[PDB]
Context: one part of a larger RNA, bound to proteins that are not shown
RNA sequence: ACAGCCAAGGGAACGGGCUUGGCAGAAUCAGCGGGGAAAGAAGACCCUGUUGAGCUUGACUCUAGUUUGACAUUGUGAAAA
RNA sequence: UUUUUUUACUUAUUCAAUUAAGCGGGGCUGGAUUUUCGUCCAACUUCUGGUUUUAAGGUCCUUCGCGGGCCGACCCGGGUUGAAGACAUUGUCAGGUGGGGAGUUUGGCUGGGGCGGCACAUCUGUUAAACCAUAACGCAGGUGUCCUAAGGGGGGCUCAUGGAGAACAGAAAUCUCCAGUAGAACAAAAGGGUAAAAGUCCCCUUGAUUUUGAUUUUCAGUGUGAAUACAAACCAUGAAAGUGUGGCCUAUCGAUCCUUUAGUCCCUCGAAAUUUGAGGCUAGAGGUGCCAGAAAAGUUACCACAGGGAUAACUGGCUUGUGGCGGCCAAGCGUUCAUAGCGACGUCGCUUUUUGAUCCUUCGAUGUCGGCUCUUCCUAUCAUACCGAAGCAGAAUUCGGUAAGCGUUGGAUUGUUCACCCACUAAUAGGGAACGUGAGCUGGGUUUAGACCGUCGUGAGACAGGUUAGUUUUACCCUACUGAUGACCUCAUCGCAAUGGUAAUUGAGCUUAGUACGAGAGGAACCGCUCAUUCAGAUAAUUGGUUUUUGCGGUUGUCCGACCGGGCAGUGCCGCGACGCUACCAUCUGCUGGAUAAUGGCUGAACGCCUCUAAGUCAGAAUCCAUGCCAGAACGCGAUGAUACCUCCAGCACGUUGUAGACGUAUAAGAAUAGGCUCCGGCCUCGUAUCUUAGCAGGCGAUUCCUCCGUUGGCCUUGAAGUGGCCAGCGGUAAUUCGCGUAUUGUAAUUUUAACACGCGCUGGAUCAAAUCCUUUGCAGACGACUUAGAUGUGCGAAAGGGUCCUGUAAGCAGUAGAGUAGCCUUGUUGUUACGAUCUGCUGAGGGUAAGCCCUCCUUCGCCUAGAUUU
Ligand code: 3HE
Numbered sequence: 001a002c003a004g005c006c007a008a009g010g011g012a013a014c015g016g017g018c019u020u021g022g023c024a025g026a027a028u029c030a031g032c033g034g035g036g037a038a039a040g041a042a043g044a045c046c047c048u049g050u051u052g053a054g055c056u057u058g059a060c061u062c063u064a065g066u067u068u069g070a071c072a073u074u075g076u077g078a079a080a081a
Numbered sequence: 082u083u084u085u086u087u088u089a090c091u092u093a094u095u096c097a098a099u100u101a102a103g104c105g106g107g108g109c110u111g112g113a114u115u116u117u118c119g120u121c122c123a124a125c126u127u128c129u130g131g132u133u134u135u136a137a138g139g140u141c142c143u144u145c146g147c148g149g150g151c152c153g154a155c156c157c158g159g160g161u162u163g164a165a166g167a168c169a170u171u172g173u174c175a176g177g178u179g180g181g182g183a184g185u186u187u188g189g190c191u192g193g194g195g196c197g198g199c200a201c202a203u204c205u206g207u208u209a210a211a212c213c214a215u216a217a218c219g220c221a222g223g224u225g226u227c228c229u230a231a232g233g234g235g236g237g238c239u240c241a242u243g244g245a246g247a248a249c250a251g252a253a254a255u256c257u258c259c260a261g262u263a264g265a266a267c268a269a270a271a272g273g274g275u276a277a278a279a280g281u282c283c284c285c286u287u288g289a290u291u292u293u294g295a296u297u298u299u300c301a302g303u304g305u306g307a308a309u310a311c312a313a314a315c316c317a318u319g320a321a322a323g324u325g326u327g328g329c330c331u332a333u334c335g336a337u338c339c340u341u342u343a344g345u346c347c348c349u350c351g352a353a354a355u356u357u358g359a360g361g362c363u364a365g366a367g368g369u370g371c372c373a374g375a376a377a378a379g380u381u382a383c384c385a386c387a388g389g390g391a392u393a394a395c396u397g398g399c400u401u402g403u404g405g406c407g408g409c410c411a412a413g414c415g416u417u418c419a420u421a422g423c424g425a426c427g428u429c430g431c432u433u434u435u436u437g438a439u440c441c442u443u444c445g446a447u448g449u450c451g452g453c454u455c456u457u458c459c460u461a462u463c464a465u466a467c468c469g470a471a472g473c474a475g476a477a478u479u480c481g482g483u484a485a486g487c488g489u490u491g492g493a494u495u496g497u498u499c500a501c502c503c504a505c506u507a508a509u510a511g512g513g514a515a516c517g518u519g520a521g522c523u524g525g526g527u528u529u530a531g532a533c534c535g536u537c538g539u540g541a542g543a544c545a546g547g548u549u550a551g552u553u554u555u556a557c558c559c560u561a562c563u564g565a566u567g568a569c570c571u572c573a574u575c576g577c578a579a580u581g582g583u584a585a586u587u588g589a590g591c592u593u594a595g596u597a598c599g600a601g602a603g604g605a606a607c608c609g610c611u612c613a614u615u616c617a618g619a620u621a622a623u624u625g626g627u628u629u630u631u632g633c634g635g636u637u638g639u640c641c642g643a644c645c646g647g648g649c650a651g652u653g654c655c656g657c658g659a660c661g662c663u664a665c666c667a668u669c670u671g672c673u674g675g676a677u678a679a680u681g682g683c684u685g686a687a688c689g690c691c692u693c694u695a696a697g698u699c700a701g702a703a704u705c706c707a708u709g710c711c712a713g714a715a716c717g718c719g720a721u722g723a724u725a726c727c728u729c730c731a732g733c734a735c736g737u738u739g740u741a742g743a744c745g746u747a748u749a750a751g752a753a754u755a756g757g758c759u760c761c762g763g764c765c766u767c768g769u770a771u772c773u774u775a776g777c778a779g780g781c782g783a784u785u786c787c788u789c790c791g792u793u794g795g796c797c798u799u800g801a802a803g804u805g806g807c808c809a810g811c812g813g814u815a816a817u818u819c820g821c822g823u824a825u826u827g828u829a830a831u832u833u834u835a836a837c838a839c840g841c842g843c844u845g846g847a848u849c850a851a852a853u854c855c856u857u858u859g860c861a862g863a864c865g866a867c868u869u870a871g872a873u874g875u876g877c878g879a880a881a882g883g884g885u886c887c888u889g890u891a892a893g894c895a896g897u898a899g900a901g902u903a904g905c906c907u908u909g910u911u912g913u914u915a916c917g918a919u920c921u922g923c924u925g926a927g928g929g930u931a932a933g934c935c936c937u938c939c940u941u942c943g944c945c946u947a948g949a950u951u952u
Stems, first nucleotide, its partner, number of pairs: 002016001005022005027566005034560003038555002046389004051385002053381004059185005065178008075090005081085001095164004104158004110123002138152005188201001189199002197218001202224006225372001226268001227328002232286007240264001242260006266275002269333001271331003288315001290314003295309004303373001316325003339367006347361004397441001400437001402436001404432006413423002450525001451523003455517001456514005463488001465486001466483006490504003494500001531549004535544003571723007580712003588612002598603001617670004626662001632657001635654001638649001641646001673707001676704001680700001683697001728847006735840003739837002745772001747771002756765003780821004789813002796806002850951002855871002859867001874944001879940001881937004886929003893923004898919001901916005906909001
Other pairs, nucleotide, nucleotide, family: 001017cWW010015tWH013397cSS013398cSS025716tHS026567tHS029863tWS032561cWW033034cHS033556tWS033560cWS036520cWH043394cWW044446cWH045393cWW045444tWS046193tSS047392cWS050375tWW056540cSS057059cWH060180tWH064179tHS073170cWW074167tWS091167tWH093166tHS093168tWH094169tHS099101cWS109124cWW112122cWW114120cWW117119tHS136154tHH137153tHS143146tWS179181cHS185377tWS186378cWH187379cWH190218cWH192218tSS198200tHS204270tWS205271tSS208217tHS209216tHH210215tWW223332tWS225370tWS227231tWS230287tWW230289tHH234318tSS239278tWH240265cSS241261tHS251253tWS251254cWH263265cHS263276tWS265278tWW274279tWS278280tHS288325cSS291326cWH294310cWW299305cWW313326tWH319321tHS319322tHS335369tHS335374tSS336369tWH337368tWH349351tWS369374cWS379541tSS381383cHS389444tHS393444tWH396442cWW398439cWW399438cWW401403tWS403435cWW411425tHS412424tWS414419tHS415421tHS418472tWW419424cWS448553tWS454518cWW462464cHS463485tWH464507cSS466702cSS474598cSS475597cWS475603tSS483678cSS484703cWS488508tSS489510cWH493501cWW495499tHS505509tWW506508tHS507587tHS518521cHS524553tWS530551tHS538540tHS538541tHS556558cHS565865tHS568715tHH578713tSS578714tHS579713tHS584616tWS585615cWH587613cWH590610cWH591609cWH593607tWS594606tHH595596cHS595604tWS596605tWH597604tHS599601tSS616671cWH621664tHS624664cWH628659tHS632887tSS632928cSS633656cWH634655cWH637650cWH640647cWH660931tWS664666cSS672708cWW674706cHH675705cWH677702tWH679701tHS681699cWH684694tWH684696tWS685695tHS687688cHS687691tHH694696cWH726728tHS734841cWW745773cWW753756cSS760762cHS775815tHS784817cWW785816cHS788814cWH791811cWH792810cWW793809cWH794808cWH795807cWH852949cWH853948cWW854947cWW857869cWW858868cWW859861tHS861866cWS862865tWS873944tHS876943cWW878941cWW885930cWW889925cSS889926tHS890924tSS891926tHS892924cHH899918tWS900917tHS925926cHS930931tHS
C1' cells in the first nucleotide's frame, strides 16, 4: 500500500495475509479504549561525517587599539666638553 | 666643521579665553627706596537687595542751531590676550603587548563511544590444521640501540661442569691431572647454527672503499628497509688454496619541496667579455614513530544539519556464568542411629521472575520508572479440602502426595522495586502477560532549558553527587469487547435445548469437655445446632442519604403603591419535605448426582510363601463433568390459532435456462467372537449369497397358468424426524408353445424415458385474515426496541369530590391582649381617638397532592379511523 477474527509454527528472533488447525451468514446504532509494534515530527539521547555554529583558553595563524624607537614636519642662538 | 648634553628665542605646530575692551614701552601723580635726574610699587569705585546709557564743559569756526573739529578720554607700536613650543601632534616604517576581535583545527583502531591499551612502522616462537598463504584489543616476548672492534684475514687452543690432589685457602682465589657432544660463548628478545670453530687468545689490517647493473622477501611483482650471486678497479690477509662489498642468519628505520656538504679540471645567467653571487648535474646528511611522510587545544545541559539500527541506552530473540529452584552419593550431625529431619567433600540438571554476555529487529521515533485501576494465566502450595511420615502421648510443629477450586489485608518512613516496623488475619506464597496496563490516570522520580551548594577545571564548563521550580496532544476510522435493532423463510402464541457461561468462601462461639492423652504443666477432634468475614444476585416495608415537588413555612436587599400577592439575585439563603433513586449506612437469598487423583483396602497370581495389581474390584479431595442458575443457534427444532388475496388442499396434465450427479441405483433379527445358528434332523472361513432378471425402451393376437406387480376404498396399527400390515374391487401379466410386425437411425456417436423441486393450466372442494405506520401507556427506554390501550367498554381522556400524605395554623374580621407614645374634652375610674412588633378566636386551619399515590355509578368529551405491506 491493500485491507481488517483467532491459536501455534516458522520467519528480519512479537503476522491481517504464509503453513496447520479453530472456524465462518446480510445490513446496522450507542459506547469503548486491548490491538492496528495507531496519528502527529527525515530521533532532540548515542555514534559516524576529514558537516557547522555559540562560548573559553597558556590551542595554531593573525588583527583593531595601544606602547616604544627612527626619519619627515623642523626653524634661530649660547655654553661647555 | 660636527657628534651627544643642557639652556635660551618665536614665527612653524598645539591648547585656551573673548562682543577679539584696554596689551608692551614711555610720560604725567605719590610715597619708603640710592634720592643716581634717571630704583621698586600703586594710581576713582567697599556701612545699605537704589540709579548709571542717546557727554556736560573748554577752545576755535559757523547759516549762531542740544550746528562742525580738537580736547574732555596722554603719546608711540597696529602682536586681540594668555599657555606650551621646535617638544607634543600628524605621516611612514620597526620591536613589544593585545581572546577586545577574526579565521581555523582539535588523528585512527576499538565486541557503542570516552577512559585504558597500541594489536598504527617492524622482529622471534605458538595459534597455524607437516610446502607456501592465513584472523582476533589471541598467547610469551622484542626494536628505534651497541661495536675501530663485537668488522676482515690468518695461526694456536677448547668450553659449562664433575672427580682427585696443593701453605695460609674454607662452599667460592690460584696451580696440576683425568673425564667432559657443547649441557658454555657468540652485544642486546626468541628460534636455528657452530668444536683443530662461527667460541677463546695472539699477529696483520680497514672489503664498514669506488662503479653502476642482475636477483630475492614484503609486492601492484610499485616504493622503502633488508638480503643474495656475479663483473670491472683499488686494497687487506695467508705459504697457499682461498676469504673479505660491515656485525653467524632472522628486527635495528624514512619520499616530493627546501637547506647544506662532496664531486663534476663540468653547464647556464639568453647584446659581448672578466670576477663575485645565483642556478644546474651525480652522491650523502638535516625528517616526517599517525613510521607510502597535515602544520593544529577545549566545551556545549543553548545547540544545528546529512545520515546510521553498519552502533549504544528500554522490550523481544539465542546463552545461563551469576541469581533462583530441583536431583544423585554418603563423611558426619541427630541421647546410641548415614538417610524422622539435615546433609559436607564432590556431581547432574531445570527456569528465564536477577544481573551479565551478544548486537538479530527498531534512529523518515514501538512514549522511556513507579504507583492507582482491572482482567486472566503458571505452580516451584502460604491458607483452606482429603491423606502418608516423624526424634507424632495430647497440644503445637516439621517433611511429603493429589490439588491452582477459592483467598492472600489496613497502616508509619521512602518516588521508590525492595526493605523495615505497628496491627489484624485461616494466610498475610512466589511469579507472568512488550520488566501487562500514559489517545486509562498521575507526574513523585528520571529526563532539556532557570537557580543553589560541594569537589574538579586557569577558563568555558563536568559530576548514576546533593537540592528547588518546570505545557503529558488526537479516536468520529477498522477490529476486539459491551449492550441495541435487524431483511429473507405469512403473522402470532406456547415450548424444546445444541452450544457458551457457571459461584461460592472462610472463621468464631455453645456442646462434645477440662473429656480422650498425659506423672504435673497442659490439653483435642467427629456429629449437632447459632452466628459472622469476603464474594454474588435482588429489593426500597423501616432507618439513613439525596431535593426543581422550587410542596409549605421562615427570612435578607431591591421592584411592583399601600403591604395581600408576586418578580430578580443563573436554584438568594434556612428548617421540614412526599414520590423516585439509593447504602454490608438498610433488608432478603445463594442446591445436589455421578467419575476420579493421592491414599488406605478386598480377592488374587506371577514367584506352591506371601501382596491394593497383573486380570477384577471397594471407599475417597475445596479436584473434573453435570444438575439447580444466565443466554438461546438471529442459516437448530416442535405444538397450536388464524390465514384476505394475484388465495389454499387433492387429483390430473404439460413444461423447466433446477439437481455434488438415478439406470435393478432390490435385501431390517438380536448378540457372542477362548463361540454361535437351527426347520432340533443338523449346520457355520466365504454376500463368490438371495430376490428379480426373455417380449417395438419391449407391439398385436392365439394356446396356456392362477403366479407376480401396481393402484383405489375400508379396518387395524406405528410418535426416536409417525410407517406398515389383513380384506373388496379394478387393471396388467412366457410356467408352456406359437403366428404376425421390426429393416432404410444406412459401419460407433447419452440408451433424451427415473425421482425429487418448481412453474403453468384444468377439474373437485375450502376460507373471507393479519401485521406495520399512527395516537397512547411507563412495569421500558440514548434511538430503535419492550409492556400496555385505541371497534360501545368493568373502556379512553379532561376536570371534580373523597382518601392518603407534606407543611404547620392562611387572608379577613374582631378583641376588655400588647411594651407603650401623642391629642381631645364631659377629665375617664374598660374614657375615647391616632400609630403600634407581636398575641388570642374563627383555625390541626389554609396551601399542595401525581406529574411514575389510591377510589369514584359527580360533570364534559371523543369512538367501528386513515396510510403501507403480506404466503
Ligand atoms: C625539516 C627537516 C627535514 C626536511 C623538512 C624540514 O612545505 C613542506 N614542503 C615539503 O613537502 C616538505 C615542507 C617540507 C619539509 C622539509 O623542509 O625534509 C629533513 C623538518